[PDB]
This is an experimental structure of RNA, with 54 nucleotides shown.
The sample was in a buffer at pH 8.
It was solved together with AncD1D2.
Method: cryo-electron microscopy, resolution 3.1 angstroms. The entry became public in 2025.
The entry also models magnesium ions.
It comes from the structure "Cryo-EM structure of ancestral Dicer helicase bound to 27-bp dsRNA in internally-bound transition state".
Context: bound to proteins that are not shown
RNA sequence: AUACGUCCUGAUAGUUAGUAUCCAUCG
RNA sequence: CGAUGGAUACUAACUAUCAGGACGUAU
Numbered sequence: 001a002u003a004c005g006u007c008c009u010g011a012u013a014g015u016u017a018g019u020a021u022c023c024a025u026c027g
Numbered sequence: 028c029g030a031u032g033g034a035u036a037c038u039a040a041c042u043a044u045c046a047g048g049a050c051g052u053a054u
Stems, first nucleotide, its partner, number of pairs: 001054027
C1' cells in the first nucleotide's frame, strides 16, 4: 500500500410507515 | 360539511451502491 468482513458518518437509488397541502368524483 | 381517489413537500425505518473514518484478517 491493496482486498475481504465488522462498526460509524454523508450522498445516490428503491421499498415501507407517519404528517401537512392541492386538485377531481359523490352524499 | 362529510366520504373517496390521485399528485407534491417534510420526517423516520429498511435494503443495495458509492464516498469517507475506525477495527480484525490476509496479500